[PDB]
Context: bound to proteins that are not shown
């Protein structure tokens, strides 16, 4: 950035595919890691099975008080 | 007497939010439109002249 | 017959017995509320329109 | 129904059935 | 053009 | 009195009110709404038969 | 007693808003080693009806013989739609479970009460598979909500704090002789998924020099 | 004669590290401030020490030195190894990019190797054995794109006439040549 | 071959 | 005289205001 | 001016 | 688009123009 | 602004 | 027009 | 003393695709207009040589196809016809029915 | 249909359409020509 | 045999 | 008697009774291969690189004249003609077609190309009837060879030919799909027309 | 222009 | 008389099969094509239609249609491989042609070797060793 | 073909590279110990090796 | 005296260890130089500039006659040049100069040997010059 | 028609 | 028992001459050209006859047994260095290449005669 | 290099 | 002090070859040397006569001399025996050669103290056949085909046998998921009867 | 003596679940019979490449240890662009 390169022959010009190359809020694994900011995080397979705890209640000046309720 | 009021009855809410993507091709959905075919608490404007009742006899 | 909204019954919470190994399990008796439930308001309240009477009045 | 009066019955919001209006060429 | 109703005039 | 016109004017309605609707809306209505007749029984309708502040 | 004024609360009728349901014009991968599909028992239309909130073949009775298809019906495979992401001369190819909008479900599948609104899963009833306690008479359980465990796999975090903010519900403003709930929501722990900044040294001194002049 | 490559050696600066008068916070944490404001700790073999892949080609980087001897191994592809290995196992240098860097699988660009823009079909893969033919796709020309003046700017053609030089040419004179 | 003229 | 090439007429086009019963009629 | 031809 | 015929529940007192 |  | 909010049309 | 309003009634009474400009369109994301959050990835906020305040901003875009008002009529495609399947002057009286 | 103060009917004006007659004029995108048509030349 | 003339009615 | 025009687009017409191994039916003709018949002759003939299977005094091969049957149309015959391709070759008589040319004929977009669908299609092969001369898959003999199941020789069945039903494949080739436009030269050739 | 032509 | 006929010579024209060695431009990897183009094409657009997608497995397997059968049409995958292929160039080769050469070839011949004994070199077998190069 | 009277290859010892045995250092040079008090080198006599 | 018991001889060369040389007819001719054999006893090989082709490559160096010969003549998109063949070199066969005490000859003058009138003629004895 | 027989001299 | 006189044909060889398709005849691409065959001159008649030299490309041809030619690599003091003594390189059931001698009368054996060239030969 |  | 190498003449000799010894020459165109080589020739009035024989000389026995420091596995030369070793002209196959050549015959050099059936040269006698062609074996140049290019001693095809690995057919066998139907049928909704209990003359 | 009113009876409707039977899809065992591809080059030959020693190849039918051979029609991609003017 509107780009390509290696392999068929004693050499040559082709068709053609293999291989190389750059990304990926794309996953996983390996090695290695001082600071800071922002961040996804049991979809993939098994909408498989689940111990324990919590997740939805509400009273004012203005429905209903003889708590054997508490305070002066 | 005055306050604070445990507990229950009555009124309102719990059909919202959160999670997941199993199902699914005149389905769902998107852009365009309808209900002159209908229902509708809380919310906003707003209306109401029916009704022989009660104590004493 | 003069006046005109002080209307009624029940049920929780409670306490008295309790049942059931449990269990958000459940029974009977005795109390008392309402913005739960159930009755029910002539008053004093306008405007307008239909159907009748063999009831009254007038003219024709 | 000449007309007027007096008496009696019915005549609220909403619902169902039927009739009339729902016009202005 | 009539029969009922409105109005005017004397 | 009663006893005879003939059409100038004149929204309508026999008084209590001489204008108290002769006129809803839609692109369109068997819709909105008005009058009349015969009917609603629980499966409808109150002034909660109520709750606080004050003032007298 | 006996009157006046002011905040409230609730029946019924009506039409705006927040909604709900239903109809739907156009569009949306691969497959013909899928060519015919639909009608007893509804298929396409008509007529009075019934059910619904309402129209409708949604449904009962009767009548007619229709409706769709090489412009790909019917059947099969993969798959929740979209707003959007990746790659980018241009045209395109591909991904979208996932934060906003819509739909659907609460182990499997069906019925229903109360509500204005549910055919609701922290509502009820039964059956099917696994499962807990018991005194053996019986009684229960539903994490695809939050955190956590087993298994599965190449493969994925703490059994934390709080209602301060944002909102919902409510008979509620806050304050007192008197503190509403809320794993929705937010905050911190773990975390090279990925993304943005950025240290690991700067100036000279004196010898030894290296090439070049 | 102007950068430079170690050997000695000062001389400042700063944050990893640690601590608050304290800020934040719903309470804690992280940032952001600050090492006196009378009055507050700290790099020098800066042991506060950078890794992961490679050095035949594609593809940047050694004709270095030891070991093995078609074995062990590398190698995405071509290939290397049978006694002097530019390729294996190591040491030393060097290269890339750097708090990052390899490997595996899927996918986009490379790909004009799916081509509407924009492919190929004599011999490389590919024109049906030949005609007819329906759906489909594609299909000839025609009805008509004014006229004047304005006014002068400009403008090419041809149109006429105007002068008609200079040359040529035409008709004449001398008069050849024949 | 030229030289003069319309 | 005839032909150049000096000038100068006719249409074409480009710059451009108006009018046109913007073909003929038929009005005026 | 009207109308008459086109157009509307 | 337009031409003829009508609407006084027709142009907030039945517009505007000679 | 006389006249209905 | 006037028994008129007819207080209207002029 | 003509226009132009309004609403109905009869004659009349062309449609599509393509192109210009309007109508109509949650946000987030994407392009971008403005502002040194020490820069940047971001976010809509922020700036006064000071007081009991002032200036305030947060622009404006797009959209597979379909849909909706209006402009042209060149390229297009949808209807119709198959020509003897066609024949029809206009105006003005005055009457008969 | 409209008026005939009004309402309901018997009524009607005259119009407008329809047909059949006839009078002014102006048009025509196609000549009215040809045929039937006899007589004598 | 052709040939124009007159009244002409018919389509 | 009031209607665009008649495409160097399609269709149809008339004419030269035009042109050609184009197609279908009849009737004949020609030599040749094979087999018979009648005469003649006498010892070999056939075949090969060389031979051997084969025939032959019961007269083969060769010579002349005839007869029957089936197939095929030499030379002329070509960088010629006709057909959609596959294909098509003696003469005469018949039947229906096809192209080119000529035209001041007619008509007025009727057209190009194609999934599905249809018809035709060398040779080999299949079924049922004919026919059966030649050649000849299978098979049998003789050679050659290390072997030879092959090539060479002598034979030989199906097939090869006809009619009616199938099959639907070829180096079915120009290895080149159909329709339309433009495009430089010089010699030839087939058919029609003009001077 | 040339050859054959009952 | 298949007769106002039939052939030929010169010049034009419509249609058909094609040829150039004295045939373009242009195109193509080349061989080649060139008025039925394989031209008018990275200066890429007249209209329609049938096929291809590295080499094998394979025009095979399964399903289905057609056929009396033989077969025909439609038509995969698992696996396996780095090439397979096209047109040209230079060599080498040919029981393929043309023209020449050679007693390390033949023809016409000569004299030999291969048969016997022996000398020498090589192999094999033996051996303490029979050192070793060249076949 | 282009090995086999070829290595100029007719080898008694030598040549000789092969076999069985025995000597010698001709290991310079540089580091270390012995070392005229003797490092070191030839050998007379007896045993000696094929010698 | 190679060694050994022994007892002599010499005296700075030397002896023991150490790495290093040195030497090798030891391997590798498939690590090499030099030389040789063969392809190959035939006539063959290569630039420069120019022409043709995208290119490997090609023409020049082909074909017709001739020669052992890519030796010549002619023709020619080729023109000019280099090698090899030819020439040069050695040895033979014919000749010119120069040559002799190492090569050779010719006359004479000495010396040495044999020597015929005929005749005889090998045991079987013949054919071929001189006079 | 002819002038005279030949060999050796280490 | 060898004295003298004349010489350079034969021998010795350093430079030279001599051969050139030279001269005739006939053939030769249609002529020409380049040339062939037979003959002649000649010592010699077609590269005069024999040699020597001999291009460009190659072969994994041979040689590390020629050298004080040589790289890597082996042995290196009880040696694969060097020297001495003794063996072997030559060993035979056999097979192959190349030579020598024969298989007889064109001979074997024994005598007499005439008759070549290239060459070689001792100290440094 | 040796008699 | 003289020699080493190559040769000549004598003697050895009153008795083989082979050799010891004297006497000399040559540095080489002067010596060997008039270079007496072998095939060859001979009217030699020679020997043999067709047989494995006087052809051929392998193998073996005995005596001597020389070279060498050393001779056995015989260095070499010479003498007498052995000759009863094959071999009587050589299958298939095969090598060289065109004029002083082929063939035949010897000599010198080299190697070398002593040994040549070898090689390098030299001369001596001295022919037959051909003066051609491309048939065999090869070479050179050109045209043509090619799937070869360490190049025909090339490249390559298929069955059969061995070992791995993927798929297809196959009597029979067997497991899951969806859909539809027919039976049985939990539960519930609606209707129907019922009415304990409550309320209630 | 009303009024409400549970337990219960009968019928219709929705319908879980089970059994049985069909249909369809995906995976799976199998004695034996075959095909392909690799490895080693083991055995037998020599079909193709040159006129490859019988030119090669396409379609079809038959045969045979293997490559293959044979008949019929076709092609040049042939070993011929070419010979009554």
């Nucleotide at each position: 950035g509107a780009u390509c390169u290696g392999g068929u022959u004693g050499a040559u010009u082709c068709u053609g595919c293999c291989a190389g190359u750059a990304g990926u809020c794309a996953u996983a694994u390996g090695c290695u890691u001082g600071u800071u900011u922002c961040a996804a995080g049991g979809a993939c397979u098994u909408a498989g099975c689940c111990a324990u705890g919590c997740a939805u209640g509400c009273c004012u000046c203005a429905g209903a008080a003889u708590c054997a309720c508490u305070g002066c | 007497g005055c306050a604070g009021g445990a507990a229950u009855c009555u009124g309102c809410g719990c059909a919202u939010g959160g999670c997941u993507c199993a199902u699914u091709a005149c389905a769902u959905c998107a852009g365009a439109c309808g209900u002159a075919a209908u229902c509708u608490g809380c919310c906003g404007c707003c209306a109401a002249a029916a009704u022989u009742u009660u104590g004493c006899g | 017959c003069a006046u005109u909204a002080c209307u009624g019954g029940a049920u929780a919470a409670c306490u008295u017995g309790g049942c059931g190994a449990a269990a958000c399990g459940c029974c009977a008796a005795g109390c008392u509320a309402a913005u739960a439930c159930a009755u029910g308001a002539a008053c004093c309240a306008a405007u307008c329109g239909g159907a009748c009477g063999c009831u009254c009045u007038c003219u024709u | 129904u000449g007309g007027g009066a007096c008496g009696u019955c019915c005549a609220g919001c909403g619902a169902a059935u039927g009739a009339a209006u729902g016009a202005a060429a | 053009c009539c029969a009922a109703c409105g109005c005017c005039u004397c | 009195c009663g006893g005879a016109g003939g059409c100038a004017g004149u929204a309508a309605c026999a008084c209590u009110c001489a204008g108290a609707c002769g006129u809803g809306u839609u692109g369109a209505c068997u819709c909105a709404a008005u009058u009349c007749a015969u009917u609603c029984c629980g499966u409808g309708c109150g002034a909660a038969a109520g709750c606080c502040g004050a003032g007298c | 007693u006996g009157c006046u004024c002011g905040g409230c609360g609730u029946c019924u009728a009506c039409u705006g808003a927040c909604g709900a349901a239903c109809a739907a014009c156009u569009g949306c991968c691969c497959u013909a080693u899928c060519a015919g599909c639909c009608a007893g028992u509804g298929a396409u239309g008509g007529c009075c009806g019934u059910g619904u909130a309402g129209u409708g073949g949604a449904c009962u009775g009767c009548c007619a013989u229709g409706g769709c298809g090489u412009u790909g019906a019917c059947g099969g495979g993969a798959g929740c739609g979209g707003g959007g992401g990746a790659u980018u001369a241009g045209g395109g190819u591909u991904c979208g479970a996932u934060u906003c909008c819509g739909g659907a479900g609460a182990g499997g599948g069906a019925g229903c009460c109360u509500g204005a609104g549910a055919a609701a899963u922290a509502g009820c009833u039964a059956c099917c598979a696994c499962u807990u306690c018991u005194a053996c008479g019986g009684a229960g359980g539903g994490c695809a909500g939050c955190a956590g465990g087993c298994g599965c796999g190449c493969a994925a975090a703490u059994u934390g704090c709080c209602c301060a903010a944002u909102g919902u519900c409510g008979a509620a403003a806050a304050a007192a002789u008197a503190c509403g709930a809320u794993g929705a929501g937010g905050c911190a722990g773990c975390g090279a998924a990925a993304a943005g900044a950025a240290a690991u040294a700067g100036a000279g001194c004196c010898g030894a020099c290296c090439g070049u002049g | 004669u102007g950068g430079u490559u170690g050997u000695u050696u000062u001389c400042a600066a700063u944050g990893g590290g640690g601590g608050a008068u304290a800020c934040u916070c719903a309470a804690a944490c992280c940032c952001a401030u600050u090492c006196a404001a009378u009055a507050u700790c700290g790099a020098g073999u800066a042991a506060c020490a950078a890794u992961u892949g490679g050095a035949g080609g594609a593809c940047a980087a050694g004709u270095c030195u030891g070991g093995u001897g078609c074995c062990a191994g590398c190698a995405c592809c071509c290939g290397c190894g049978g006694u002097a290995a530019u390729u294996c196992c190591a040491g030393c240098u060097c290269c890339a990019a750097a708090a990052g860097c390899g490997u595996a699988u899927a996918u986009u660009a490379a790909u004009g190797c799916u081509g509407u823009u924009g492919c190929u079909g004599u011999u490389a893969a590919a024109g049906g054995g030949u005609u007819c033919g329906u759906a489909g796709u594609u299909g000839a020309a025609c009805u008509g794109u004014g006229g004047g003046c304005c006014a002068c700017g400009u403008a090419g053609u041809g149109u006429g006439g105007u002068g008609c030089c200079g040359u040529a040419c035409c008709a004449g004179u001398c008069c050849c040549g024949u | 071959a030229c030289c003069u003229c319309g | 005289a005839c032909g150049u090439g000096u000038u100068u007429u006719g249409a074409c086009c480009c710059a451009c205001g108006c009018c046109c019963u913007c073909g003929u009629g038929g009005c005026c | 001016c009207a109308g008459a031809u086109a157009c509307a | 688009g337009a031409a003829a015929c009508a609407c006084g529940g027709g142009a907030g007192c039945a517009g505007u123009u000679c | 602004g006389c006249a209905u | 027009g006037u028994c008129a909010u007819g207080c209207a049309u002029g | 003393g003509g226009c132009g309003u309004c609403c109905g009634u009869g004659a009349a009474u062309u449609u599509u695709a393509c192109u210009g400009u309007g109508a109509c369109c949650a946000a987030a994301a994407a392009g971008a207009u403005g502002c040194g959050a020490c820069c940047a990835a971001a976010g809509c906020a922020g700036u006064u040589u000071g007081c009991c305040g002032a200036c305030u901003u947060g622009a404006a875009u797009u959209a597979c196809a379909a849909a909706g008002c209006a402009u042209g009529g060149g390229a297009u495609a949808a209807c119709g016809a198959a020509g003897c399947a066609u024949c029809a002057g206009c105006c003005c009286u005055g009457g008969g029915g | 249909u409209u008026a005939u103060g009004u309402u309901g009917g018997u009524u009607u004006u005259a119009g407008a359409a329809g047909u059949c007659c006839u009078u002014g004029g102006g048009a025509g995108a196609u000549u009215a020509u040809g045929g039937g048509g006899c007589c004598g030349c | 045999c052709g040939c124009g003339c007159g009244g002409c009615u018919u389509c | 008697g009031a209607a665009u025009g008649a495409a160097g687009g399609a269709g149809g017409g008339u004419a030269g009774u035009u042109c050609g191994g184009g197609g279908g039916a009849g009737a004949a003709c020609g030599u040749a291969c094979u087999g018979g018949u009648g005469c003649g002759u006498c010892a070999g003939a056939g075949g090969u690189g060389a031979a051997a299977u084969u025939c032959u005094u019961a007269g083969a091969c060769c010579g002349c004249a005839c007869c029957a049957a089936g197939a095929c149309g030499a030379a002329c015959u070509a960088c010629a003609g006709c057909g959609a391709a596959g294909g098509c070759a003696u003469u005469c008589u018949u039947c229906a077609a096809g192209g080119a040319u000529a035209c001041c004929u007619u008509c007025c977009u009727c057209a190009a190309u194609c999934a599905a669908g249809a018809a035709c299609c060398a040779a080999a092969g299949u079924g049922u009837g004919g026919g059966g001369a030649u050649c000849a898959a299978a098979g049998a003999u003789g050679a050659u060879u290390a072997g030879a199941g092959a090539c060479c020789a002598u034979u030989g069945u199906a097939g090869u030919c006809c009619a009616c039903a199938c099959u639907g494949c070829a180096a079915a080739c120009c290895a080149u799909g159909a329709c339309a436009c433009c495009c430089a030269u010089g010699a030839a050739u087939u058919g029609g027309g003009g001077a | 222009g040339u050859g054959c032509c009952u | 008389c298949u007769c106002a006929g039939c052939a030929c010579g010169u010049u034009u024209c419509u249609u058909a099969c094609u040829u150039c060695u004295u045939c373009a431009c242009g195109c193509g990897a080349a061989a080649g094509c060139u008025u039925g183009g394989a031209g008018g094409u990275u200066a890429c657009a007249g209209u329609c239609u049938c096929a291809g997608g590295g080499g094998g497995g394979a025009g095979u397997a399964c399903g289905u249609u057609c056929g009396c059968a033989a077969g025909a049409g439609u038509g995969a995958a698992a696996c396996u491989u780095a090439a397979a292929g096209a047109a040209a160039u230079u060599g080498a080769c040919g029981g393929a042609a043309u023209g020449g050469c050679a007693c390390c070839a033949c023809a016409a011949g000569a004299c030999g070797u291969g048969g016997a004994g022996c000398g020498u070199g090589c192999g094999g077998u033996u051996u303490a060793a029979u050192u070793u190069g060249a076949c | 073909c282009a090995a086999c009277a070829c290595g100029g290859g007719g080898a008694a010892c030598u040549u000789u590279a092969c076999c069985a045995g025995a000597u010698c250092c001709g290991g310079a040079c540089a580091g270390g110990g012995u070392g005229a008090g003797g490092a070191u080198u030839g050998a007379c006599a007896g045993a000696u090796g094929g010698a | 005296g190679u060694u050994c018991u022994u007892u002599c001889u010499c005296g700075a060369u030397c002896c023991c260890c150490u790495g290093a040389a040195u030497g090798g007819u030891g391997g590798u001719g498939c690590a090499u130089g030099g030389c040789c054999g063969c392809u190959u006893u035939u006539g063959g090989u290569c630039g420069g500039u120019g022409g043709a082709g995208u290119g490997a490559u090609u023409u020049g160096u082909u074909u017709g006659g001739u020669u052992g010969a890519u030796u010549c003549c002619g023709u020619c998109a080729a023109c000019g040049g280099a090698c090899g063949a030819g020439a040069u070199c050695c040895a033979a066969g014919c000749u010119g100069c120069c040559c002799a005490g190492u090569a050779g000859g010719u006359g004479c003058c000495g010396g040495g040997a044999u020597u015929g009138u005929c005749c005889a003629c090998a045991c079987a004895g013949g054919a071929c010059a001189g006079c | 028609a002819u002038c005279c027989u030949u060999c050796u001299u280490u | 028992a060898g004295g003298c006189c004349c010489c350079u044909u034969c021998u010795c060889u350093g430079c030279g001459g001599g051969a050139u398709u030279c001269c005739u005849u006939g053939c030769u691409u249609u002529u020409c050209g380049c040339g062939c065959a037979a003959g002649g001159u000649g010592a010699g008649a077609u590269u005069u006859u024999g040699g020597g030299c001999a291009a460009c490309a190659g072969c994994a041809g041979g040689u590390c047994u020629g050298u004080g030619a040589u790289g890597c690599u082996c042995c290196u003091c009880a040696a694969u260095g060097u020297u001495c003594u003794g063996g072997g390189c030559g060993a035979c059931a056999c097979g192959c290449g190349c030579a020598c001698u024969a298989c007889a009368a064109u001979g074997u054996c024994a005598g007499u005669g005439a008759g070549a060239a290239c060459a070689a030969g001792a100290g440094u | 290099c040796g008699a | 002090c003289g020699c080493u190498c190559c040769c000549g003449c004598u003697u050895g000799a009153u008795c083989a070859a082979a050799a010891g010894a004297g006497c000399g020459g040559g540095g080489a165109a002067a010596c060997c040397a008039c270079g007496g080589a072998a095939u060859c020739a001979c009217g030699u009035a020679g020997a043999c006569c067709c047989a494995c024989u006087u052809g051929g000389g392998a193998c073996c026995g005995a005596g001597u001399a020389u070279u060498g420091c050393a001779a056995u596995u015989a260095u070499u030369g010479g003498u007498c025996g052995c000759g009863c070793a094959a071999c009587g002209a050589g299958g298939a196959a095969u090598g060289u050669c065109u004029c002083g050549u082929a063939g035949g015959c010897g000599c010198a050099g080299c190697u070398c103290a002593u040994c040549a059936a070898a090689c390098u040269g030299u001369g001596c006698c001295g022919a037959u056949u051909a003066c051609g062609u491309c048939c065999c074996u090869g070479c050179c140049a050109u045209u043509u085909g090619u799937a070869c290019a360490c190049a025909c001693c090339g490249c390559c095809c298929g069955u059969c046998g061995u070992u791995g690995u993927u798929u297809c057919c196959g009597a029979u066998g067997a497991u899951g998921g969806u859909g539809c139907a027919a039976u049985a049928c939990a539960g519930g909704u609606g209707a129907u009867c019922g009415g304990a209990c409550c309320g209630u003359c | 003596a009303c009024c409400g009113a549970a337990a219960g009876u009968u019928c219709a409707c929705c319908g879980a679940u089970a059994u049985u039977g069909c249909u369809u899809c995906a995976a799976u065992a199998g004695a034996g019979g075959a095909a392909g591809c690799a490895a080693a080059a083991g055995u037998c030959g020599u079909a193709a490449c040159a006129a490859g020693g019988u030119a090669g190849c396409u379609g079809u039918a038959g045969g045979u240890g293997a490559a293959c051979c044979u008949g019929c029609a076709g092609c040049u991609g042939g070993a011929u662009c070419a010979u009554u003017u």
Molecule: SSU rRNA
Organism: Trypanosoma brucei brucei